[PDB]
Context: one part of a larger RNA
Molecule: GOLLD RNA nanocage, nucleotides 278 to 833; GOLLD RNA nanocage, nucleotides 4 to 402
RNA sequence: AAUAUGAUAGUUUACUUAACAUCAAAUUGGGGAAACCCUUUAAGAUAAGAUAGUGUACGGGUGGUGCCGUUAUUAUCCUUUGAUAGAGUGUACCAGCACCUAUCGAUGAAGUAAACUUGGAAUAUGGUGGUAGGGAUACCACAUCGGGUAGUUAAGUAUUCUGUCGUUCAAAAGGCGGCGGAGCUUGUGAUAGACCGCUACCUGAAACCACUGCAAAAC
RNA sequence: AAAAUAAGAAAAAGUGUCUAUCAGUUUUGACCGAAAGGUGUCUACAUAGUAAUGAGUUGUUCAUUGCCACAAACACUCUCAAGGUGAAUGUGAUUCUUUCGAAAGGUUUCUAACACCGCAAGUGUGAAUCUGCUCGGCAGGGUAGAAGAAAAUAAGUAAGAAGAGAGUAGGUUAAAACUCAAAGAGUGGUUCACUUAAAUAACCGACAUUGGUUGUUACAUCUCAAAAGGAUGUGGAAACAAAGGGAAUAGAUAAUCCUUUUAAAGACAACUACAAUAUGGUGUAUUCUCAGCCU
RNA sequence: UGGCCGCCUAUGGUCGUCAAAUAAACUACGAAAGUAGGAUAAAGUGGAAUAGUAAGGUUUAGCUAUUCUGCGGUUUCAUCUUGUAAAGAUGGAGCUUGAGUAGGCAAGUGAGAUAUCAAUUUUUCUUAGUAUGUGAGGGUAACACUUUAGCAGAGGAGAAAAGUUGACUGGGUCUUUGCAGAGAUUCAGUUGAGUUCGGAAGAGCAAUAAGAAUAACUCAUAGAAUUCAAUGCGAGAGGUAGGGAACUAAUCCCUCCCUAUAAUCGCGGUAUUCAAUAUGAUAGUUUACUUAACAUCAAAUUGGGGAAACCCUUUAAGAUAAGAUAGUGUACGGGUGGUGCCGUUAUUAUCCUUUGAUAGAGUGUACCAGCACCUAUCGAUGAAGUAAACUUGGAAUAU
Numbered sequence: 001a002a003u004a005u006g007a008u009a010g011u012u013u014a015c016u017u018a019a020c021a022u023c024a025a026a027u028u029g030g031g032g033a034a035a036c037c038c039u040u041u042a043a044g045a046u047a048a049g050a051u052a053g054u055g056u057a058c059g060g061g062u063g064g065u066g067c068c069g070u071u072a073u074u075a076u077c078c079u080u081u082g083a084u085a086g087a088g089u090g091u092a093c094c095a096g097c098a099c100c101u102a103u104c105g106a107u108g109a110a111g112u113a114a115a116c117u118u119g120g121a122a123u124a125u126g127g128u129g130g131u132a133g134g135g136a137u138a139c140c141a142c143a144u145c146g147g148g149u150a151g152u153u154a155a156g157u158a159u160u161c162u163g164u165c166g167u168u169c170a171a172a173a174g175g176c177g178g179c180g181g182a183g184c185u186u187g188u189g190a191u192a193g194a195c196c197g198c199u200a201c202c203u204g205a206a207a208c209c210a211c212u213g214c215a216a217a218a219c
Numbered sequence: 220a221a222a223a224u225a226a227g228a229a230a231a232a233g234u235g236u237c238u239a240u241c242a243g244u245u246u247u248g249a250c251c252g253a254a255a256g257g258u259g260u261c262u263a264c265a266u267a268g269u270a271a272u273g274a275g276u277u278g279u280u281c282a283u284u285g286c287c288a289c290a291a292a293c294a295c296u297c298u299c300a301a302g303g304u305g306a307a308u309g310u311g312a313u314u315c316u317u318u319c320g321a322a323a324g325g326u327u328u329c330u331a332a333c334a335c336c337g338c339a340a341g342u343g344u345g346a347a348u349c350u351g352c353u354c355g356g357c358a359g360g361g362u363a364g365a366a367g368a369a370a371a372u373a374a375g376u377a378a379g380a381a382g383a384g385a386g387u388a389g390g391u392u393a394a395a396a397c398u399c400a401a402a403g404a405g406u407g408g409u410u411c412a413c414u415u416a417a418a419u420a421a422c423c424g425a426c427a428u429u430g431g432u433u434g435u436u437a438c439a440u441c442u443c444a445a446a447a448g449g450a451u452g453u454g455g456a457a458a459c460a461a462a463g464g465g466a467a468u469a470g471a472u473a474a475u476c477c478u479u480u481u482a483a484a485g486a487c488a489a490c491u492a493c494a495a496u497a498u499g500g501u502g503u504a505u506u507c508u509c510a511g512c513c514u
Numbered sequence: 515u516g517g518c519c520g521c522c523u524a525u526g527g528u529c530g531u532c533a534a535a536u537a538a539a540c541u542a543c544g545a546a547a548g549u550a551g552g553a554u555a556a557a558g559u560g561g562a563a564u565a566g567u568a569a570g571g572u573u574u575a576g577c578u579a580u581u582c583u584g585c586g587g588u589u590u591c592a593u594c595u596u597g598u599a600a601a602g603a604u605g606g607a608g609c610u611u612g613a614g615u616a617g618g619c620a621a622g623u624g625a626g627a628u629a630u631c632a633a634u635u636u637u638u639c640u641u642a643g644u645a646u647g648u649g650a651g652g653g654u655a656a657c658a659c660u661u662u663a664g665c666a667g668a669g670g671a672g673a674a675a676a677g678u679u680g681a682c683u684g685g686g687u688c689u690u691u692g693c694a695g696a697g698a699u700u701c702a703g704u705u706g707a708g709u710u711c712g713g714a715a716g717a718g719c720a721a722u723a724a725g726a727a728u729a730a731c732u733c734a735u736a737g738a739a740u741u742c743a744a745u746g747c748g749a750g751a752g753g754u755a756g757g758g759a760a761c762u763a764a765u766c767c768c769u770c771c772c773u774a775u776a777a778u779c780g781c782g783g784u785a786u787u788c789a790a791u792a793u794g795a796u797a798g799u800u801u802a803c804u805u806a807a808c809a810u811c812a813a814a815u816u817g818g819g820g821a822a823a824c825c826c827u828u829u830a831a832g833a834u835a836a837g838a839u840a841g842u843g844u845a846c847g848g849g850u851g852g853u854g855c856c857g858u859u860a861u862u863a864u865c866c867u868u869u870g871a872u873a874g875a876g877u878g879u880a881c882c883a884g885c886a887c888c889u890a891u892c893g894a895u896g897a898a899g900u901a902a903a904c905u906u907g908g909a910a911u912a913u
Stems, first nucleotide, its partner, number of pairs: 002125004009117002012114005021046003026041001029038003049077006057070003078108001080106007088099004092853003127142005133768005144205008154186004159467001160182009189241007196233001242398010256429006264278001268286007287311004293305004314383005326370005332344004348365007402414002407423003430491006437453006454508004460479002463476001499513003516529004520619006540551004558585010586610010622735005627728002630724001631680011646666003653659002681704009708719004737788004742783001746781004753775006790913004797905002800902005809834003814829001817826003837865006845858003866896001868894007876887004
């Protein structure tokens, strides 16, 4: 470790978009103490991390340290947001909202569109095939799969005929009994054709370890 | 390499579904029919045009009132003609057999001849005498009618009298629907009568005819060796019984079907006769029944 | 003479002042069927069955007539409640249509044609040969600094003249029958102007829809229009509800058929209104001219002054022929979370157009009067003047 509806939890692709911002070897225009500050331009970079410590945990290196790599942790900057106050502008005006600044938390990019993965609880389902104009409920057949043969409505019946079994006869031709059939009469209204279904028998086939291709060989 | 070479007897197993072709039953319509002998002709109405009331019956008759159809004396109206309105009073349902039995009209032919008399028209016999129109001097001729005479039709027609009150049981066919009392018994026979087995109530129509003697033709039974002949008979509906036709081709027929039994001439021809009816007897046999005959 | 047939006139028809006929009703007779007399009312819309007309034979459609029938309308009879009621309920019967001809009458009704308003695209004109770019030569300098002639030449803003978009497609029903069109009325689908939330990308409503007047524009209609809690019948889109018919063993749904509900139409009914011609008062649009002449505004553009956004003046693509700029917000309609005032109308103040009356100054008309022009005060007017065509039709007279 069975299916459907549906909570929860998640990558990829595309767009907003390098728009607004933040950095960058250098390069303009000025000031000041004769390496300090302001300003212009720029080949290019950044779509979520960057700059310094403590070095916990896990691995390397050296004669030893420093701290070399990854992870964790503290401080600052940056991205995305919530709450509480203050100033100004805009939205025709007043409320409301947006923008800027301050304080306390959260977040690691944010927003939109398409496709896809995972599947709590509960309910309904859960072998294959078939069936009225179209669906649902429901119903029928099968349990590995085919091909043939003989049959499929009762009762009665003077002769004759016939299938099967027993007995008789040296053989052949016949006779005697048991269980059936054809035909005839009556009943089922009758006859013919096509289709579906049922009963009893005779037979047939199938089951397998490649990573890719080919394949026994001598007078 | 694919097929054939096996699927004994007796028991078991839906007289299912659909379509087509036949048969039968019920209802309605139409056309035909006689289940007690043969032949001929027949089988319509229901108290009367229609409705009501009353009376009377052996067929359907009579009286009164209302209404309808047809014909109308008379009255009114209209200039003549052609018409219109009202109306006394009359007429108006029908089938069959037997018997008896006219008349009118129409059709064809006829309208003379002789005697008396000079000619006319007068008289007699005869059905034979007159009229209109037209043509000639007269006698007369032509055409259309009245009246009269003879024959054949009309006609076995109309009317009268007597009798009856009769298309039944059932069969065939067409259009729809449907599937077995759609079977049995009984009767001389049939059923709208009866129901597992025999016993009740209806039906098988109306009128006329079917006599006697002799003979012919056809058929049935018996007899005759075949032929040639002889004897006795003939209505209708059934039964006992007999003979054929069908499977299993050659035999056979329990059951089923047809025929026979049931004289299929009670006919036909010639001659001749007759009635006021019942009952009974014959016809007549295995059973039932009509015609005919006798009393 | 009077009423009716729409109004006026002529002619005609019908009735007699509750002012058309006719049937049933009602009276007499009869058992019934019927016979003889006889007074009066009205509004229409849907179906069914036959006959006739239909070249030459036969087979169909549409119309023209005769009967039957649903609902409604109208009259009459009977049976029950009201009689201090002429009304109501139930059940039968009868009827379901009559009014001509000629000349005139339509500010009514229907169809067609013709304005404005909002958004957006193209071309042209003005600011302007301006801003900006390029640049021979010359001057000065001694190793550079200024920039001319010539050439090229906008953007934005403002104004005018022509176009485009304010819907499109499909099904059903109606206009006498059968086929093609047009119009009217319903049901469904598509597009996205506008609007809301967002810096953007996107998401939602998937908003259908700006629009008046015509007696004096055109063509039709002789009878027409409007109105109706109490006015009838028929047809009928979409949705919903209730039933029925069919190869299901049995049940339900969709599809098919019928009925009810009825958005929108076609014929009728009640009530009200209009309705003959000419002359001529009164009251009114359109077209053309004076004419954008004289004036009043306008993005900008010259010449000066003053405090370094105030005043005077020149030019101009263009606009205005009667309204414009601010308040109160009465009345009638929209919008928003609320106001402000968004649209139309009314009202107050100011400006402008057209005029009357009363005063003052100057000029012109040869001179004097008069008149015109300018200024002030109190009223009126919404453009004013001229020409042509057209509409309406008091009183009176004649038709």